[PDB]
Molecule: A/P site tRNA [Homo sapiens]
Organism: Homo sapiens
RNA sequence: GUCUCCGUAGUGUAG
RNA sequence: GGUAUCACGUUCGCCUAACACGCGAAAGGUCCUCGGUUCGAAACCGGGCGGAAACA
Numbered sequence: 001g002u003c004u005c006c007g008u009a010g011u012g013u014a015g
Numbered sequence: 016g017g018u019a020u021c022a023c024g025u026u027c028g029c030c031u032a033a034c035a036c037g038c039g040a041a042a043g044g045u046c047c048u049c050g051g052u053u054c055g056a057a058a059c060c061g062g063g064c065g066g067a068a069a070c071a
Base pairs, nucleotide, nucleotide: 001070002069004067005066006065007064008015010023011022012021016053017054025041026040027039028038029037047063048062049061050060051059
């Protein structure tokens, strides 16, 4: 630099 | 698409002499942000942020 994924009760969590 | 679940965290009222435990309920996230799509979006679509990886 590209690329894949992720952004949610105070914290982690699913949807 | 058809108004965010649960665990704990706190408060909280039961129970007990009382504590502990246990149970009960409460509050609590503008769903990372911005813009657009549509009856309406946390979700769908386009961005920009971060954060991680995987490559290089």